Released in 2025, the model rests on cryo-EM data to a resolution of 2.2 A. Solved structure of RNA (23S ribosomal RNA, nucleotides 1262 to 2017) from Escherichia coli, 756 nucleotides shown. The reconstruction used 218,006 particles. The entry has 49 different proteins, among them 30S ribosomal protein S9, 50S ribosomal protein L16 and 30S ribosomal protein S10. Taxonomically the source falls in Escherichia (Bacteria, Pseudomonadati, Gammaproteobacteria, Enterobacteriaceae). The entry is indexed under aminoglycoside, A1408, resistance, ribosome. The depositors describe the entry as "E. coli 70S ribosome complex (N1-methylated 16S A1408 + arbekacin)". An Rfam search finds the family "Bacterial large subunit ribosomal RNA" in it. On this family, see Yusupov et al., Science 2001: "Crystal structure of the ribosome at 5.5 A resolution". The work is reported in "Basis for selective drug evasion of an aminoglycoside-resistance ribosomal RNA modification" (Dey et al., Nat Commun, 2025).

Context: one part of a larger RNA, bound to proteins that are not shown
RNA sequence: AUAAGUAACGAUAAAGCGGGUGAAAAGCCCGCUCGCCGGAAGACCAAGGGUUCCUGUCCAACGUUAAUCGGGGCAGGGUGAGUCGACCCCUAAGGCGAGGCCGAAAGGCGUAGUCGAUGGGAAACAGGUUAAUAUUCCUGUACUUGGUGUUACUGCGAAGGGGGGACGGAGAAGGCUAUGUUGGCCGGGCGACGGUUGUCCCGGUUUAAGCGUGUAGGCUGGUUUUCCAGGCAAAUCCGGAAAAUCAAGGCUGAGGCGUGAUGACGAGGCACUACGGUGCUGAAGCAACAAAUGCCCUGCUUCCAGGAAAAGCCUCUAAGCAUCAGGUAACAUCAAAUCGUACCCCAAACCGACACAGGUGGUCAGGUAGAGAAUACCAAGGCGCUUGAGAGAACUCGGGUGAAGGAACUAGGCAAAAUGGUGCCGUAACUUCGGGAGAAGGCACGCUGAUAUGUAGGUGAGGUCCCUCGCGGAUGGAGCUGAAAUCAGUCGAAGAUACCAGCUGGCUGCAACUGUUUAUUAAAAACACAGCACUGUGCAAACACGAAAGUGGACGUAUACGGUGUGACGCCUGCCCGGUGCCGGAAGGUUAAUUGAUGGGGUUAGCGCAAGCGAAGCUCUUGAUCGAAGCCCCGGUAAACGGCGGCCGUAACUAUAACGGUCCUAAGGUAGCGAAAUUCCUUGUCGGGUAAGUUCCGACCUGCACGAAUGGCGUAAUGAUGGCCAGGCUGUCUCCACCCGAGACUCAGUGAAAUU
Numbered sequence: 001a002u003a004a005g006u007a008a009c010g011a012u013a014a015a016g017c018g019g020g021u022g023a024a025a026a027g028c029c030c031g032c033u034c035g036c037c038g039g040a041a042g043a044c045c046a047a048g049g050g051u052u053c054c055u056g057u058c059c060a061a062c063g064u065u066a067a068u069c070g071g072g073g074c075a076g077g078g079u080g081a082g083u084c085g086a087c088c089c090c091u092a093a094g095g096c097g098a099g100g101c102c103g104a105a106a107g108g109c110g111u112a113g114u115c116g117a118u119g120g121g122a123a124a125c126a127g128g129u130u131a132a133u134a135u136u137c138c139u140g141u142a143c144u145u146g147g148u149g150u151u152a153c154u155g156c157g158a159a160g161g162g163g164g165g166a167c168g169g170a171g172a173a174g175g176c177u178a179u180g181u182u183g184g185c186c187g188g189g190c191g192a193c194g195g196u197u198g199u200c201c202c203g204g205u206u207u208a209a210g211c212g213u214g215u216a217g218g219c220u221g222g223u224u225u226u227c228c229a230g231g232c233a234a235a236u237c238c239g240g241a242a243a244a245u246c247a248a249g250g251c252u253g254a255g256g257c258g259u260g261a262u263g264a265c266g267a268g269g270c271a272c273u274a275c276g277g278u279g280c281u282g283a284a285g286c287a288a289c290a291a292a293u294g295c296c297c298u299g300c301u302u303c304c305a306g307g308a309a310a311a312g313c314c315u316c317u318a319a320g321c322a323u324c325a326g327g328u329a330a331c332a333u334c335a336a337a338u339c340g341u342a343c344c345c346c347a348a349a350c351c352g353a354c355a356c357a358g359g360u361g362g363u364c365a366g367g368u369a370g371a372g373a374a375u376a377c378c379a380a381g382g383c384g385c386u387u388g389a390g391a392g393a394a395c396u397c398g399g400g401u402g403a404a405g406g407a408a409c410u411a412g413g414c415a416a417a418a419u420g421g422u423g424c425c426g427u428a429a430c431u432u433c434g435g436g437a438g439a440a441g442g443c444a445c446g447c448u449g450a451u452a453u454g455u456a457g458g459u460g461a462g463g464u465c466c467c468u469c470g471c472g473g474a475u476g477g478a479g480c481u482g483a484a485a486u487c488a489g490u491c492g493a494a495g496a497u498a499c500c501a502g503c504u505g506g507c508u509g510c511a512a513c514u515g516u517u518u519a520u521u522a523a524a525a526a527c528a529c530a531g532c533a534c535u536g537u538g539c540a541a542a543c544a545c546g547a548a549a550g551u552g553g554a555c556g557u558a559u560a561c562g563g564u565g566u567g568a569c570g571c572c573u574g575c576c577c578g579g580u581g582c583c584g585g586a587a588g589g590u591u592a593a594u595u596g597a598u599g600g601g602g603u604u605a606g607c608g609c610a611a612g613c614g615a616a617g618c619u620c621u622u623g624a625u626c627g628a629a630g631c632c633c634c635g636g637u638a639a640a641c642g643g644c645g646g647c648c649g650u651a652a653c654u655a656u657a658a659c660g661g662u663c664c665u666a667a668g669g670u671a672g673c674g675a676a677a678u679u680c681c682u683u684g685u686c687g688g689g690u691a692a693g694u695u696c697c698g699a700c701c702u703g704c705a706c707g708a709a710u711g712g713c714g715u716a717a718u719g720a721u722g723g724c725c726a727g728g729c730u731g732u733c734u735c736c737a738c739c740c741g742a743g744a745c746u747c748a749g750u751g752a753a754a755u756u
Stems, first nucleotide, its partner, number of pairs: 001756001008750002015033006034384004042364004048344002052342001053077006062070002082143002084340003088121003092118001094115003100109003124141005144336011155321002160316004168303004174296003179290005184205006190198001206264002210259004217252004221246008230238002255471001265285001268281005304307001350359002366378004387748004395743008404734002408732001413729001421445005430435001432568001446490006457481003463475004467470001491495001503727007510719002515527002531566007543552003569714004574644003579641002581637005588632003599621005606613002645663005672706001673703001684700005
C1' cells in the first nucleotide's frame, strides 16, 4: 500500500435555552431550568506518585471530534510547627554479630552486643486570614520537658532487688455524650391562581483546649509493733510468720456544673463595588424529648483454646561521697534543633502499555420511611461520565405486555415466570431426641373516630418535707414522649400496594457434617476432618534440615511425639504365612577386607670338557589357616503388600438338588449386599408409575468381573452434588405479535485490523 474513508470514538446518569469572549462555541465562562450520586459518584488520611497545586499567556503536538478549554507548552508564584509526623528512648518476629564453634576456599551457626514497628514512651485548643499554607501565619486563652541561677530544707547513690507498664474470646446491662426532633425565643413575611393575622410561612438559636469541682459506676479492709533458710550481697522495698487496734481509709472514674467567655461567632441590615468583592454594625443565642456500633469499660459476668517484650515511671538499697556532692520545693531566666508539610489519594495524578467499566488499608456517618451501614427519595457536597445531529428498515443487544393452551420445548423446566413481610392459628413420616420445621396450610393488615380531646409504658419540673446539709434523700405529679388492642365508620379492582422481600412436596445414588482444591474451561463422589487401628520412639528419643557446628521435635518425656492406612455414628470386620516384605533365632553350609603355609619359576657365587647341576640373597607367581554381617536355613506376622477352585452323579409327576464321588490348593469368599458409580450378550425378567418409560423406584440371582479398615452393610442432619416424579408457574414451546431503549442506516469530525 490493501481492506476503507470501512469498524470504532470506552458504561443508556441527560440535557435545553439566553448572555460573554473569540477568526470560529453542542463541549469554555456567567445565568436560569432539567437530570444523577448521596455508607457516595461527598469529606479527611496512610501507601504510592512527585509540581499534577495557584496566576498569566499560547493552541503546533497531546486530549479518540472542535477547543477560546486542560492534569498539554512556556514563564512566574506557592509548602512557615517546642505541642502534627519523622527523627529520638524501648523492645517483637527477624537480621548482623567482637571473641567463639564448625567448614577444601568462598563461607555456615552463634555469645556478649547491636539493629529492627506493624506495638510502648511529654505537651494546643477556638476564631480570623491567602489566588494558592495552616492545630505551622495572626488574635485570645493554654500546656510539656530540660539547662542555668538565687533561696529554704535535706541522705544521695546501680550494669543490682521489687512494683508497674502488661495484655484472650464471648455476653449483659446501667449511666452518659456526639447527634437529631419538637417547643420557646429573636429577625423577616402576608403571598403570580380559590384561601392564608394564624394551631400560618421562612431563617437563626453556636461556642473549644485548659483550669476548679469530684458525681453515676469499678476495685480494695486499713494502722502499728516484732521476727524470718526467699528476692545468690544489702535493703526501711517486696514475700512470709506472729500479735494489738480501728473500722472507714485508700485507688480509679464517664458525664454534669462553674470559669475560659463583658469575648468570639452570629440572621440581617447600613455604604462603595474594578459588579470579582471591600468596610461598619449586629437581635435571640433557651427548654424538653429521643439517642448511638462513641465514652465510663484495660470495667463487670462467664468460657476454655488459658491469652507479647523492654523502656519511660514509682520504690529499695550496694560500692562510694557526707562540709561537699546529690535530692525536694518556690521564684527568675534560657532552650526545645533538624527533616516532612503544595496537590491526587476507591482515582484522569497510585498498580493495570491508555485520560482503561478492573484492583487499592484506615477515619467521618444528616433527614423521611425502614429491624437495619439493606432499600427508595432527599440534605451538605459533588457531578451529567471529551464526538455530535437526524431517521425510526432487516438483524443483534437490554427490557415491557400478550388471546387459547400450560413443559407439548429440550440432553436436561436451561432461561424466564412464580414465592417472598409481621402477628396469630396450625403442622407428617423419620430421628443421633437436638432436629425434620419457616414443614405443609390458613386468617388479619389502609385511613378516620371512640375507649383514652393520648391509653399502658418511659421521662420527669414546680412545690412540700428531711437532714448526717449536697452533683443529697422522700413525696409530688406539671410538661414531653408514647406502643399494642377492641369497637364503629369509611375509600379503591387491589392496604406486607412502590423499592425490598423463601417456590413447595415425594423417591433414590454418593459423601457423616462446617471446611479445602486445578489464579485463567473441572467445586465434585476428589482433599481435609473429629474418631479408629498398626507401627516406631526411654530422651543426647525416633525423625527432619545441615560435609559440620548447630537447629526443629520440645524448654515436650509413652495419657508424649513421628510415620502409615481408614474416615462421624450404629451392627460388624470371616479363612490363607504358600509368594514378597518385616520381626525373632543361632546350631549347620557358603562367604570380604586381613594373614601368608606350602608348591612352582627368574637370576647366579660355585661345581661339571659343555649340555648341565646349583647355596645364599633378591624377585615373579600360587594361596593352607583366620575371618562378621548377609544369604541358604528354623519360627512368627495380614487394620503388612496380597489371595480366598474345578468336574460328575443323586429325591415316587416334572424341575431342582438337602446328599454323594473325585482332582487340585496356602486357603478355597464367611456375614452382609447384588442387573449396582461394578452386569459384557443387556432395553435381563417380574411389579409400580405413564395413553405410550433404553431413565426412575421395588424385587429376583444367572455376581462376564461385590465383599468386609486400599473396609462391608445401614444411617437422622447436611449439599451452588448425580438421577427420577408431582403441585404452582409461566413466550420454553404450539406460533409468534406489538411496544420501549442501545447499535445497525444517513449527515459532519477523527480514523484502525487480520489478510494479500